Shown are 73 nucleotides from a PDB entry: RNA with a sequence from Saccharomyces cerevisiae. The depositors describe the entry as "Crystal structure of Thg1 like protein (TLP) with tRNA(Phe)". Keywords: Transferase, Transferase-RNA complex. An Rfam search finds the family "tRNA" in it. Rfam's curators write: Transfer RNA (tRNA) molecules are approximately 80 nucleotides in length. Their secondary structure includes four short double-helical elements and three loops (D, anti-codon, and T loops). It was solved together with tRNA(His)-5'-guanylyltransferase (Thg1) like protein.

[PDB]
C1' cells in the first nucleotide's frame, strides 16, 4: 500500500433492494421394555456500528470498528 471476513450458542448461505436459511447443537416429541441412534415440531438474530439514498436496505452511498491474510519487515 492491498484484499478478505463479520449472519442463530458454532461452522456457514441469502438472486447486488419486498421483511434471512441451512448444517452441528440444544429443547421437546415418538420409535419402547430402557437408553443410544434416525425422524418430527420448537427455541434461538444488535444480519459489526453510524448516517444517509430509497416508498422500502442484510443488499446500495458516506465514514467508522474487529480479526485474518498479502506485501514488506
Nucleotide at each position: 500500500g492491498g484484499g478478505a471476513u463479520u449472519u442463530a450458542g458454532c461452522u456457514c448461505a441469502g438472486u447486488u433492494g419486498g421483511g434471512a436459511g441451512a448444517g452441528c447443537g440444544c429443547c421437546a416429541g415418538a420409535c419402547u421394555g430402557a437408553a443410544g441412534a434416525u425422524c418430527u415440531g420448537g427455541a434461538g438474530g444488535u444480519c459489526c456500528u453510524g448516517u444517509g439514498u430509497u416508498c422500502g436496505a442484510u443488499c446500495c452511498a458516506c465514514a467508522g470498528a474487529a480479526u485474518c491474510c498479502c506485501c514488506a519487515c